[PDB]
Context: one part of a larger RNA, bound to proteins that are not shown
C1' cells in the first nucleotide's frame, strides 16, 4: 500500500501475508481482545563549532555620575608664596 | 670661588576687599554678580544601569571522577617489522665546569685467617673473588689491564658547507669535505655536550649578533625598511583572545544515545542434587549434615545496547478469564525416634478451594478475627478507545540544607484538563444456506465441592494421664430453575391534604406532597445435584533367569477427589412418511421478540359492547335528613 | 295588641361492606367479519 482464522519455527531477536501443521460461508444488532489503531516531523534524555530569556568574581566595550585644566579681553585697590638675575654677610 | 645665610630692583600669580558692563531670577522703573547656572573641546576614575560575545575533546549515553590529549622504557597481541581496548607495571616538562673531552694507573661487593684499647659494626693486612659491585635521574641493553674508582692537563658544550635514517614537516640522531699563531697522547687514534634509546614549540609581531642589499626630482646626516641565524610561546603540546543557569522555553536532527517491554548472559537472588567429619539416650544415613564438589529456573537485581526517538500512554487499586507446579488444604499409599491423640520426611496427582479487617499511595511489611487451609507464580512487570487518578514527573507556593547570585536537591510539603470507534478481525447472541410432520446422532461443550453432628465408645490402645476408625441426619458457598408464601417495586385502579385558577357546590388543571394496592417482575423466599469401566502410585499372586530365592522378565488380583464413557447442553451428513395443489404476505392476538424469526387463530365456546352469576382491590359516593362547642335575635300580618 | 317567627358554624351519624374500577376459559341478547395478491410444481 492492502490481498487480512489459529499453534510451533525462523527472521531487523513479540506476524494478516514466509515453511510445517489444526481448521476454513453470508446477514442484522452489540461489544472493547488484537490491527505494536487514530490525533502531532517526542516535551524527556544526547548530539549540533544552531537559538534566546535572567545572573555575576567571564572577557570587551558603553550611557548616567563625579573629578581636573583649558575657551564670550569687566574694572580698580592691598598682602602673600613662587619664577629670573645684580649691589650684601657666614665657613676651612 | 665655593654653598650656606641676608634684602633690592624685574613678570606671572592666590586669598581678601569695592565697584558695575557679561550672566542669572517674575524683588522686574527691582535684587544678585565676575560668583553661580548652563554650554563646548581634551584627559583621568567608577560603571551587570545597559550592549555584544564565549562557556574544548576523548568516553561501553550524558554529568561528577581520570586524562588512554604531547613524550619515553618494559609484558601481550600463535619467534621479521607492523598491530586494538578508560588493557598490564612504571617515567618525563629536569639536572651537572663537571655527572663534558682525552691520557695514563688500578678494581670492586662478599667470604675465610689475623692485628690493644675495640663490642655485632673504627684503621691496617694476607689469599680467593666472571661481577653476586658501580655506572647522578624510570625500565631495558652495554660495559673488566674498562665505560666502573682514582690521578694529570683542556674548554671541541670550535667555526663554514653538503648528504642521509626513524611512516618524517618540527625535532632528534648518523655521516662528508674544507679551514683554525685548536685540544688530549710518545704516537697510532679520539673529541662539533652528557654509554645508547626520553627532558620539547610553525606564520605574523618583537629583541639580540652578523654582513652584503634599499632609500622615491639631486645631495648631506638623524630615524626607517630588507637578508641570514639565534632568544621571548602557545602542556588542548601539527599551535582561537574567553564564567553560569534555564522547571518559563525555542529549532534542526538522532533508535549512531538513556529512562519501559522483549531478546542474550546468569554473578546476585531462588530451587535441587552427590560426597559422609561429627551429631541424635545406642548408633554415619528415623530425622540431621560441617569442609568441598556438580546442575537447573528466570518469578531480584545487576551486566550489555539488538528493535522503536515523523511517540508502542508510564506506579499501585478495582473488574474478569486462562495457565504453570517446585502440593497449603482435601483423597489414596510408603517410612519414622509410628501405643493411641498430634506429628516429621517422601510417592502417583493441578479436580474443587485458598476468606473479612485496622495503620499505609504502595507491590511489601506488621497486627486483630474468622477458618479445612488461609501455599507460590505467570499470561507487553495481563488488563486506562474498561475505569479511578493516590504516588511519580511541566508551569504558583513554603521550609532545611548547598550557592556572591540567577538557581539546585532518587530531601520534606500542599494545589495541579484523563480525547475519538461509524473501518477490518476476534467474540456474543440472530437469520438464510436446510418444502412440511416425525426422529436419528458425527463432533464440541460439561459440575457438584466440603464443614459439622449424632452412632461405635468414654471402647481398641495406654502405668495413668488422655484417646481412634463406614452406613444416617443438618448446614455453607457453588450451579440450574421457579413466585403458592413473605420481603421489595407502585405503570394500571380506588382514597387524602396545602398554595391558586374555571361564580359557589359537584366534577377538575398546574406545582408537586401524601396512605393503601391487582397482574408482573424479582430475593431477602422456595426446590436442586450420582453410576459404571479401564487403570496411578503401592501391596500382593504365580514364576524363570540363577536346581536356592524372589511383585516382573511373560502373565493375573486389589487399587485415587484423578481419566474415559452414560445420565445434562449444542445438533454434521442422513433416514421414514403424506398428497395436484402446495406455501408465503396482507388482517387480528401473545405464554414470544432489538427487527427477523418463534407460538397461534380469521364465520368460530371469535372478538366487541351489555345484561345476570363468579372473583378481586380501595373504604362507606352525590344529595337529602338529623344533630352539633358556641355566637345571635330577624321576618310577616297588624296596636 | 296578639299570632306568626328565625340566622351563622368546623364536624359527626343515618340512608350506606356503599360507589367507583378490572378480569371471567359460565350463561343470555345486540353488532361486524365469507375477500384479496405473488411464488412454486402437476
Nucleotide at each position: 500500500a492492502u490481498u487480512u482464522c489459529c499453534a510451533g519455527g525462523g527472521g531487523a531477536a513479540c506476524g494478516g501475508g514466509c515453511c510445517u501443521g489444526g481448521a476454513c460461508g453470508g446477514c442484522c444488532a452489540g461489544c472493547g481482545g488484537g490491527g505494536a489503531a487514530a490525533g502531532a516531523a517526542g516535551a524527556c534524555c544526547c548530539u549540533g563549532u544552531u537559538g534566546a530569556g535572567c545572573u555575576u568574581g567571564a572577557c570587551u566595550c558603553u550611557a548616567g555620575u563625579g573629578u581636573g585644566g583649558c575657551c564670550a579681553a569687566g574694572u580698580u585697590g592691598u598682602g602673600a608664596c613662587g619664577a629670573u638675575u645684580g649691589a650684601g654677610g657666614c665657613g676651612a | 670661588g665655593c654653598g650656606c645665610c641676608a634684602u633690592g630692583a624685574u613678570c606671572a600669580u592666590c586669598a581678601c576687599g569695592a565697584c558695575a558692563c557679561a550672566c542669572u531670577u517674575g524683588u522686574u522703573u527691582a535684587a544678585g554678580g565676575a560668583c553661580a547656572a548652563a554650554g563646548g573641546c581634551c584627559a583621568g576614575a567608577u560603571g551587570g544601569g545597559g550592549a555584544g560575545u564565549u562557556u574544548g575533546g576523548c568516553u561501553g549515553g550524558g554529568g561528577c571522577g581520570g586524562u588512554a590529549c604531547g613524550a619515553c622504557c618494559a609484558c601481550a597481541g600463535a619467534a621479521u617489522c607492523a598491530g586494538a581496548a578508560c588493557g598490564u607495571g612504571g617515567u618525563c616538562g629536569a639536572c651537572c665546569g663537571a655527572a663534558g673531552g682525552u691520557a695514563c694507573u688500578c678494581a670492586c661487593a662478599g667470604c675465610g685467617a689475623g692485628a690493644c684499647g675495640a663490642g655485632a659494626a673504627c684503621a691496617c693486612u694476607c689469599g680467593u673473588g666472571u661481577a653476586g659491585a658501580g655506572c647522578a635521574u624510570a625500565a631495558g641493553g652495554a660495559c673488566u689491564a674498562a665505560a666502573g674508582a682514582g690521578u694529570g692537563c683542556c674548554u671541541g658544550a670550535g667555526u663554514g658547507u653538503g648528504a642521509g635514517c626513524a611512516c618524517u614537516a618540527c625535532u632528534g640522531c648518523u655521516u662528508g669535505c674544507a679551514u683554525g699563531a685548536g685540544g688530549g697522547g710518545a704516537a697510532a687514534c679520539c673529541c662539533g655536550g652528557g654509554c645508547c634509546u626520553a627532558g620539547c614549540g610553525a606564520u605574523c609581531c618583537u629583541a639580540c649578533g652578523c654582513a652584503u642589499a634599499c632609500g622615491a626630482g639631486a645631495c648631506a646626516c638623524u630615524u626607517g625598511u630588507g637578508g641570514c641565524g639565534u632568544g621571548g610561546g602557545u602542556g588542548u603540546c601539527a599551535g582561537a583572545a574567553a564564567a553560569g543557569u534555564u522547571a518559563c522555553c525555542a529549532c534542526a536532527g538522532g533508535g549512531a544515545u538513556a529512562a519501559c517491554u522483549g531478546g542474550c548472559u546468569u554473578g546476585u537472588g531462588g530451587c535441587c542434587g552427590c560426597c559422609g567429619a561429627g551429631c541424635g539416650u545406642a548408633g554415619a544415613a528415623a530425622g540431621c549434615g560441617a569442609c568441598g564438589c556438580g546442575g537447573c529456573u528466570u518469578u531480584u537485581u545487576g551486566a550489555u545496547u539488538c528493535u522503536u526517538c515523523g511517540a508502542u500512554g508510564u506506579c499501585g487499586g478495582c473488574u474478569c478469564u486462562u495457565c504453570c507446579u517446585a502440593g497449603c488444604a482435601u483423597g489414596g499409599c510408603c517410612a519414622u525416634g509410628c501405643a493411641g491423640c498430634c506429628g516429621u520426611g517422601g510417592c502417583g496427582a493441578a479436580g474443587u478451594g485458598u476468606u473479612g479487617g485496622a495503620u499505609u499511595g504502595u507491590u511489601c511489611a506488621c497486627c486483630c478475627a474468622c477458618u479445612a487451609a488461609c501455599a507460590g507464580g505467570g499470561a507487553a512487570c495481563g488488563u486506562g478507545a474498561g475505569c479511578u487518578g493516590g504516588g511519580u514527573u511541566u508551569a504558583g507556593a513554603c521550609c532545611g540544607u548547598c550557592g556572591u547570585g540567577a538557581g539546585a536537591c532518587a530531601g520534606g510539603u500542599u494545589a495541579g484538563u484523563u480525547u475519538u470507534a461509524u473501518c477490518c478481525u476476534a467474540c456474543u447472541g440472530u437469520c438464510c444456506a436446510a418444502a412440511c410432520a416425525g426422529u436419528u446422532g458425527a463432533a464440541g461443550g460439561g459440575a457438584g465441592u466440603g464443614u459439622g453432628g449424632a452412632u461405635u465408645a468414654g471402647u481398641a490402645c495406654g502405668a495413668a494421664a488422655g484417646g481412634a476408625a463406614a452406613c444416617c441426619c443438618a448446614c455453607a458457598c457453588g450451579u440450574g430453575a421457579c413466585c403458592u408464601c413473605u420481603g421489595g417495586u407502585g405503570c394500571a385502579g380506588c382514597g387524602g391534604g396545602u398554595g391558586u385558577g374555571c361564580g359557589g357546590a359537584a366534577g377538575u388543571g398546574c406545582a408537586a406532597c401524601u396512605g393503601c394496592c391487582a397482574u408482573g417482575c424479582u430475593a431477602c423466599g422456595u426446590c436442586u445435584c450420582c453410576u459404571c469401566a479401564a487403570g496411578c502410585a503401592u501391596a500382593g499372586c504365580u514364576g524363570g533367569a540363577a536346581g536356592c530365592c524372589u511383585c516382573u522378565a511373560a502373565g493375573c488380583u486389589a487399587g485415587a477427589a484423578a481419566u474415559g464413557a452414560g445420565u445434562c447442553c449444542u445438533g454434521a451428513c442422513u433416514c421414514u412418511g403424506g398428497a395436484a395443489g402446495a406455501c408465503g404476505g396482507c388482517c387480528g392476538g401473545g405464554a414470544a421478540g432489538a427487527c427477523g424469526a418463534c407460538c397461534c387463530g380469521u364465520a368460530g365456546u371469535u372478538a366487541a359492547c351489555a345484561g345476570c352469576g363468579g372473583u378481586g382491590u380501595u373504604g362507606u359516593a352525590c344529595g337529602a335528613u338529623a344533630u352539633g362547642a358556641g355566637c345571635u335575635u330577624u321576618c310577616u300580618a297588624u296596636u | 295588641g296578639u299570632a306568626g317567627u328565625a340566622g351563622c358554624g368546623a364536624g359527626u351519624a343515618u340512608u350506606u361492606g356503599a360507589g367507583a374500577c378490572a378480569c371471567u376459559g359460565g350463561u343470555u341478547g345486540u353488532u361486524a367479519c365469507c375477500a384479496c395478491c405473488g411464488u412454486c410444481g402437476u